RNA sequence: GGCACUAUGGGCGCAGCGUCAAUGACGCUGCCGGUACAGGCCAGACAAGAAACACUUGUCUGAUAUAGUGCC
Numbered sequence: 001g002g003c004a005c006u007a008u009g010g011g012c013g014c015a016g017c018g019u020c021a022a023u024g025a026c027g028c029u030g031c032c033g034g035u036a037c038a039g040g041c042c043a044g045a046c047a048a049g050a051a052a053c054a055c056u057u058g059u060c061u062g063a064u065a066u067a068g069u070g071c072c
Base pairs, nucleotide, nucleotide: 001072002071003070004069005068006067007066008065009032011041012040013031014030015029016028017027018026019025020024042062043061044060045059046058047057048056049055
C1' cells in the first nucleotide's frame, strides 16, 4: 500500500490543562455526552490568478471517510 474483518464524541465535543513535539498527536479529567437539520467553519484534493510553497477565488472529498486487526 492493497484487501478482508471489526469497531465508529460532528471532517471542526471542549472548559481545557498538560506532555511529546515544534506541531499534530498523546494523556488527563470535567461537563455535555439523547436525536436530527444546520449555519458557520476547518482540513485534505484539485483548478485558475503573471502563481512548486504561501495567498486569493472556484469546485470537490470529508462513512466513498476514519480506525484496530488479520493477511500478501